[PDB]
RNA sequence: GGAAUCAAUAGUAGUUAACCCUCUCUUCCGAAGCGAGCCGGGGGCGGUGGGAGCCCGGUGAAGACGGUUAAUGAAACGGCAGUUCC
RNA sequence: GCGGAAGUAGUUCAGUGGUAGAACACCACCUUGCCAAGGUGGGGGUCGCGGGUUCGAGUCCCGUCUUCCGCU
Numbered sequence: 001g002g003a004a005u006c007a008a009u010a011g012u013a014g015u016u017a018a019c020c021c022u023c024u025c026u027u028c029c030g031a032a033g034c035g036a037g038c039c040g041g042g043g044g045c046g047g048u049g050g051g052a053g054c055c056c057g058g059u060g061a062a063g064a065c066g067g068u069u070a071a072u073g074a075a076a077c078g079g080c081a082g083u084u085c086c
Numbered sequence: 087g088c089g090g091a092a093g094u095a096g097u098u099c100a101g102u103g104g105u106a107g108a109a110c111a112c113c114a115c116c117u118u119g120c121c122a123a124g125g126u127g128g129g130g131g132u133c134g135c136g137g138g139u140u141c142g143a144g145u146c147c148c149g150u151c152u153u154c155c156g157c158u
Base pairs, nucleotide, nucleotide: 001086002085003084004083005082014072015071016070017069018068019067020066024064026062027061028060034053037059038058039057040056041055042054078121080119087157088156089155090154091153092152093151096110097109098108099107104141112128113127114126115125116124134150135149136148137147138146
Other pairs, nucleotide, nucleotide, family: 006080tWH006081tWH008117cSS009123tWW010075tHH011012cHS011073tWS012074tWH013073tHS021064tWH023066cWS025063cWW032048cSS033035tHS033047cSS033052tWS034104cWH035047cWH036049tWS048052tWH049051tHS053104cWS076124cSS077122tHS079120cWW094100tWH094106tWS095096cHS095108tHH101133tWW101144tWS103140tWS103142tWS104105cHS107131tWH111129cWW139143tWH140142tHS
C1' cells in the first nucleotide's frame, strides 16, 4: 500500500389474537355553512345554523395511529481506529 | 436616491379572507472505541413593525424598515 471484517441502536417496531379506555391520537346522524360529537361560564356574531372559530371546566359512542397480555417476528448507507489476509 | 418585488421556526418555502403548518437543520435519549446514519421524542412563532377594510387579515389596502432587482 490494497482487500476484507466492521459492532450495536431488538425479541425494540410490526403482524395475529384476547381484554380495556388509565393515558394518547382520530372519526363522531343528513342538509345549509369555509368550519359543528355535545353542555356550562367568559368572550364574540356579517352570513348559514336551534346553536359557530378563542380561553376555562365537565361529558357520551365506536375505532386505533391508544394501553395491557400471549404468540410469531424485519431492517437500519458509508468511514476511521482495531483485527485478518495478500 | 426613485420605482418594483419579497419579508411566515436556525435555514428554504407553503397559505389566495375561516383562525398557521411542512422538509431540512438543531437538542436530548436509545447504541458503539468513535464519526456519520438509523429509531423515538422535543424545542417555536409579536406571520418585519404599526395601522386600515372585514364578523374574521398570514391572505386585500396603507405608512415605514430590511433585503434583492431595475433606472437618463
Released in 2013, the model rests on X-ray diffraction data to a resolution of 3.2 A.
The RNA (glyQS T box riboswitch; tRNA-glycine) has 158 modelled nucleotides.
An Rfam search finds the family "tRNA" in it. The family is grouped with related families in Rfam's "tRNA clan". A reference for the family is Hou (1993), "The tertiary structure of tRNA and the development of the genetic code", Trends Biochem Sci. Gene Ontology term of the family: triplet codon-amino acid adaptor activity. About the family: Transfer RNA (tRNA) molecules are approximately 80 nucleotides in length. Their secondary structure includes four short double-helical elements and three loops (D, anti-codon, and T loops). By type it is a transfer RNA.
The PDB entry is titled "Co-crystal structure of the G. kaustophilus glyQS T box riboswitch Stem I in complex with tRNA".
Crystals were grown from: 80mM NaCl, 20mM MgCl2, 40mM sodium cacodylate, 12mM spermine, 10% 2-methyl-1,3 propanediol, pH 7.0, hanging drop, temperature 291K.
Ions in the entry include magnesium.
Sample source: in vitro transcribed. Occurs naturally in Geobacillus kaustophilus.